[PDB]
RNA sequence: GCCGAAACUCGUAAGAGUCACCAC
RNA sequence: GGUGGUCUGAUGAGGCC
Repeated sequence: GCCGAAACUCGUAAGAGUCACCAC
Repeated sequence: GGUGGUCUGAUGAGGCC
RNA backbone atom coordinates (compact mmCIF):
# COMPACT_ATOMS: atom_id res chain seq x y z
O5' G A 1 0.59 3.89 1.29
C5' G A 1 -0.57 3.07 1.28
C4' G A 1 -0.71 2.25 0.00
C3' G A 1 -1.96 1.38 0.00
O3' G A 1 -2.97 1.92 -0.86
C1' G A 1 0.00 0.00 0.00
P C A 2 -4.28 2.60 -0.21
O5' C A 2 -5.17 1.31 0.13
C5' C A 2 -5.42 0.34 -0.88
C4' C A 2 -5.72 -1.00 -0.24
C3' C A 2 -6.77 -0.97 0.85
O3' C A 2 -8.04 -0.89 0.26
C1' C A 2 -5.01 -2.39 1.49
P C A 3 -9.24 -0.08 0.95
O5' C A 3 -9.63 -0.97 2.23
C5' C A 3 -10.29 -2.22 2.02
C4' C A 3 -10.28 -3.05 3.28
C3' C A 3 -11.00 -2.43 4.46
O3' C A 3 -12.41 -2.57 4.37
C1' C A 3 -8.97 -3.41 5.17
P G A 4 -13.30 -1.31 4.83
O5' G A 4 -13.06 -1.20 6.41
C5' G A 4 -13.52 -2.24 7.27
C4' G A 4 -12.84 -2.12 8.61
C3' G A 4 -13.10 -0.83 9.34
O3' G A 4 -14.39 -0.90 9.90
C1' G A 4 -10.80 -1.32 9.47
P A A 5 -14.95 0.26 10.85
O5' A A 5 -14.77 -0.33 12.33
C5' A A 5 -15.61 -1.37 12.82
C4' A A 5 -15.38 -1.62 14.30
C3' A A 5 -15.54 -0.37 15.17
O3' A A 5 -16.87 -0.18 15.60
C1' A A 5 -13.45 -1.33 15.62
P A A 6 -17.52 1.27 15.38
O5' A A 6 -16.57 2.24 16.24
C5' A A 6 -16.73 2.20 17.66
C4' A A 6 -15.60 2.89 18.36
C3' A A 6 -15.57 4.40 18.15
O3' A A 6 -16.45 5.04 19.06
C1' A A 6 -13.41 3.49 17.77
P A A 7 -17.48 6.17 18.55
O5' A A 7 -16.49 7.45 18.48
C5' A A 7 -15.99 8.14 19.63
C4' A A 7 -14.77 8.96 19.27
C3' A A 7 -15.01 10.27 18.52
O3' A A 7 -15.48 11.28 19.41
C1' A A 7 -13.13 9.13 17.55
P C A 8 -16.78 12.18 19.04
O5' C A 8 -16.11 12.97 17.83
C5' C A 8 -15.71 14.29 17.97
C4' C A 8 -14.82 14.65 16.82
C3' C A 8 -15.60 15.17 15.63
O3' C A 8 -15.81 16.49 15.71
C1' C A 8 -14.14 13.57 14.90
P U A 9 -17.27 16.93 16.10
O5' U A 9 -17.72 17.51 14.69
C5' U A 9 -16.95 18.58 14.15
C4' U A 9 -16.80 18.43 12.66
C3' U A 9 -18.12 18.41 11.91
O3' U A 9 -18.63 19.69 11.73
C1' U A 9 -16.89 16.62 11.16
P C A 10 -20.12 19.91 12.24
O5' C A 10 -20.90 19.49 10.90
C5' C A 10 -20.63 20.14 9.65
C4' C A 10 -21.20 19.36 8.47
C3' C A 10 -22.67 18.97 8.51
O3' C A 10 -23.49 20.03 8.09
C1' C A 10 -21.41 17.10 7.83
P G A 11 -24.79 20.36 8.96
O5' G A 11 -25.80 19.21 8.54
C5' G A 11 -26.25 19.04 7.21
C4' G A 11 -26.91 17.69 7.12
C3' G A 11 -27.93 17.38 8.20
O3' G A 11 -29.04 18.19 7.99
C1' G A 11 -26.73 15.44 7.54
P U A 12 -29.97 18.73 9.17
O5' U A 12 -30.20 17.50 10.18
C5' U A 12 -30.75 17.81 11.46
C4' U A 12 -31.71 16.78 12.02
C3' U A 12 -31.35 15.36 11.66
O3' U A 12 -30.57 14.76 12.69
C1' U A 12 -33.61 15.81 10.98
P A A 13 -29.42 13.73 12.27
O5' A A 13 -30.19 12.45 11.74
C5' A A 13 -30.97 11.60 12.56
C4' A A 13 -31.65 10.59 11.65
C3' A A 13 -30.71 9.82 10.75
O3' A A 13 -30.29 8.68 11.47
C1' A A 13 -32.43 10.74 9.44
P A A 14 -29.23 7.65 10.86
O5' A A 14 -29.92 7.06 9.54
C5' A A 14 -30.64 5.81 9.49
C4' A A 14 -30.84 5.47 8.04
C3' A A 14 -29.57 5.23 7.29
O3' A A 14 -29.33 3.89 7.50
C1' A A 14 -30.94 6.66 6.02
P G A 15 -27.88 3.27 7.27
O5' G A 15 -26.95 4.53 6.91
C5' G A 15 -26.04 4.46 5.81
C4' G A 15 -26.06 5.76 5.05
C3' G A 15 -24.70 6.35 4.81
O3' G A 15 -24.20 5.85 3.63
C1' G A 15 -26.01 7.97 5.85
P A A 16 -22.71 5.28 3.63
O5' A A 16 -22.10 6.72 3.37
C5' A A 16 -22.22 7.30 2.06
C4' A A 16 -21.64 8.70 2.06
C3' A A 16 -20.18 8.89 2.43
O3' A A 16 -19.41 8.85 1.28
C1' A A 16 -21.40 10.35 3.74
P G A 17 -18.00 8.17 1.45
O5' G A 17 -17.25 9.48 1.91
C5' G A 17 -17.13 10.60 1.02
C4' G A 17 -16.48 11.73 1.80
C3' G A 17 -15.11 11.42 2.37
O3' G A 17 -14.10 11.55 1.39
C1' G A 17 -16.42 12.40 4.04
P U A 18 -12.75 10.71 1.58
O5' U A 18 -11.77 11.84 2.13
C5' U A 18 -11.78 13.17 1.59
C4' U A 18 -11.13 14.11 2.60
C3' U A 18 -9.83 13.59 3.19
O3' U A 18 -8.72 14.02 2.42
C1' U A 18 -11.26 14.31 4.92
P C A 19 -7.27 13.43 2.72
O5' C A 19 -6.93 14.24 4.08
C5' C A 19 -5.70 14.79 4.45
C4' C A 19 -5.30 15.79 3.37
C3' C A 19 -4.04 16.66 3.31
O3' C A 19 -2.85 16.14 2.77
C1' C A 19 -5.90 17.52 2.11
P A A 20 -2.23 17.01 1.53
O5' A A 20 -1.72 18.38 2.19
C5' A A 20 -2.28 19.64 1.78
C4' A A 20 -2.01 20.71 2.83
C3' A A 20 -0.46 20.66 3.36
O3' A A 20 0.34 21.39 2.46
C1' A A 20 -2.08 20.70 5.02
P C A 21 1.73 20.74 2.03
O5' C A 21 2.66 21.16 3.25
C5' C A 21 2.66 22.53 3.70
C4' C A 21 3.00 22.60 5.18
C3' C A 21 4.33 21.97 5.50
O3' C A 21 5.33 22.83 5.06
C1' C A 21 2.77 21.39 7.15
P C A 22 6.73 22.23 4.60
O5' C A 22 7.41 21.89 6.00
C5' C A 22 7.77 22.90 6.90
C4' C A 22 8.23 22.28 8.19
C3' C A 22 9.37 21.30 8.04
O3' C A 22 10.56 21.96 7.75
C1' C A 22 7.82 20.43 9.56
P A A 23 11.83 21.12 7.29
O5' A A 23 12.22 20.48 8.69
C5' A A 23 13.48 19.99 8.85
C4' A A 23 13.54 19.35 10.21
C3' A A 23 14.23 18.01 10.17
O3' A A 23 15.56 18.19 10.44
C1' A A 23 12.13 17.70 11.03
P C A 24 16.54 18.02 9.22
O5' C A 24 16.89 16.47 9.36
C5' C A 24 17.42 16.03 10.62
C4' C A 24 17.10 14.58 10.94
C3' C A 24 17.57 13.57 9.91
O3' C A 24 18.94 13.24 10.12
C1' C A 24 15.33 13.12 10.48
O5' G B 1 4.33 4.11 3.10
C5' G B 1 5.41 4.08 2.02
C4' G B 1 5.01 3.00 1.01
C3' G B 1 3.52 2.69 0.89
O3' G B 1 2.87 3.71 0.14
C1' G B 1 4.74 0.67 0.89
P G B 2 4.34 4.99 4.42
O5' G B 2 5.24 4.50 5.66
C5' G B 2 6.04 3.33 5.55
C4' G B 2 7.72 3.40 6.01
C3' G B 2 7.96 4.24 7.24
O3' G B 2 7.79 3.48 8.40
C1' G B 2 9.27 5.04 5.48
P U B 3 6.51 3.78 9.32
O5' U B 3 7.15 4.52 10.59
C5' U B 3 8.25 3.87 11.25
C4' U B 3 9.22 4.86 11.87
C3' U B 3 8.59 6.00 12.67
O3' U B 3 8.25 5.51 13.93
C1' U B 3 10.21 6.91 11.29
P G B 4 7.09 6.19 14.80
O5' G B 4 7.73 7.60 15.21
C5' G B 4 8.83 7.72 16.12
C4' G B 4 9.18 9.19 16.28
C3' G B 4 8.00 10.13 16.55
O3' G B 4 7.55 10.08 17.90
C1' G B 4 9.32 11.07 14.86
P G B 5 6.19 10.83 18.34
O5' G B 5 6.65 12.37 18.31
C5' G B 5 5.76 13.29 17.68
C4' G B 5 6.38 14.63 17.38
C3' G B 5 5.29 15.66 17.13
O3' G B 5 4.94 16.22 18.38
C1' G B 5 6.70 15.62 15.26
P U B 6 3.62 17.09 18.52
O5' U B 6 4.05 18.39 17.72
C5' U B 6 3.21 19.47 17.82
C4' U B 6 3.37 20.48 16.72
C3' U B 6 2.01 20.89 16.23
O3' U B 6 1.52 21.88 17.03
C1' U B 6 3.28 20.32 14.39
P C B 7 0.35 21.53 18.04
O5' C B 7 -0.87 21.86 17.08
C5' C B 7 -0.94 23.21 16.66
C4' C B 7 -1.36 23.39 15.23
C3' C B 7 -2.79 22.96 14.92
O3' C B 7 -3.71 23.91 15.35
C1' C B 7 -1.43 22.05 13.32
P U B 8 -4.96 23.35 16.17
O5' U B 8 -5.85 22.80 14.97
C5' U B 8 -6.30 23.62 13.90
C4' U B 8 -6.76 22.68 12.79
C3' U B 8 -7.92 21.74 13.10
O3' U B 8 -9.14 22.48 13.10
C1' U B 8 -6.28 20.60 11.83
P G B 9 -10.26 22.35 14.25
O5' G B 9 -11.04 21.01 13.82
C5' G B 9 -11.71 20.15 14.72
C4' G B 9 -12.39 19.03 13.93
C3' G B 9 -11.39 18.15 13.22
O3' G B 9 -10.97 17.06 14.00
C1' G B 9 -13.08 18.84 11.70
P A B 10 -9.44 16.69 13.80
O5' A B 10 -9.31 16.13 12.30
C5' A B 10 -9.91 14.94 11.73
C4' A B 10 -9.62 14.85 10.24
C3' A B 10 -8.15 14.98 9.92
O3' A B 10 -7.53 13.71 9.91
C1' A B 10 -9.48 16.25 8.39
P U B 11 -6.06 13.56 10.52
O5' U B 11 -6.51 13.17 11.99
C5' U B 11 -6.09 11.92 12.47
C4' U B 11 -7.22 11.15 13.10
C3' U B 11 -6.95 9.68 12.96
O3' U B 11 -6.17 9.25 14.03
C1' U B 11 -9.09 10.11 12.10
P G B 12 -4.72 8.73 13.62
O5' G B 12 -4.83 7.18 13.98
C5' G B 12 -5.45 6.77 15.22
C4' G B 12 -5.95 5.34 15.08
C3' G B 12 -4.91 4.34 14.57
O3' G B 12 -5.17 3.03 15.09
C1' G B 12 -6.61 4.52 12.98
P A B 13 -3.95 2.08 15.51
O5' A B 13 -4.62 1.18 16.65
C5' A B 13 -4.52 1.54 18.02
C4' A B 13 -5.39 0.61 18.84
C3' A B 13 -5.27 -0.86 18.47
O3' A B 13 -4.20 -1.48 19.18
C1' A B 13 -7.54 -0.24 18.37
P G B 14 -2.93 -2.04 18.36
O5' G B 14 -3.51 -3.34 17.61
C5' G B 14 -4.22 -4.37 18.30
C4' G B 14 -5.27 -5.02 17.39
C3' G B 14 -4.74 -5.63 16.10
O3' G B 14 -4.14 -6.89 16.31
C1' G B 14 -6.58 -4.30 15.56
P G B 15 -2.86 -7.34 15.45
O5' G B 15 -3.52 -7.70 14.02
C5' G B 15 -4.25 -8.92 13.88
C4' G B 15 -5.19 -8.88 12.69
C3' G B 15 -4.53 -9.10 11.34
O3' G B 15 -4.27 -10.48 11.08
C1' G B 15 -5.90 -7.21 11.18
P C B 16 -2.94 -10.88 10.28
O5' C B 16 -3.38 -10.61 8.77
C5' C B 16 -4.58 -11.16 8.24
C4' C B 16 -4.82 -10.58 6.87
C3' C B 16 -3.63 -10.68 5.93
O3' C B 16 -3.57 -11.96 5.34
C1' C B 16 -4.43 -8.47 5.88
P C B 17 -2.16 -12.60 4.94
O5' C B 17 -1.74 -11.71 3.68
C5' C B 17 -2.58 -11.68 2.53
C4' C B 17 -2.01 -10.80 1.44
C3' C B 17 -0.50 -10.91 1.21
O3' C B 17 -0.11 -12.02 0.43
C1' C B 17 -1.12 -8.64 1.28

Ribozyme: 41 nucleotides with solved positions. It was solved by X-ray crystallography to 3 angstroms. Ions in the entry include cobalt(II). The 2003 paper behind the entry is "A helical twist-induced conformational switch activates cleavage in the hammerhead ribozyme".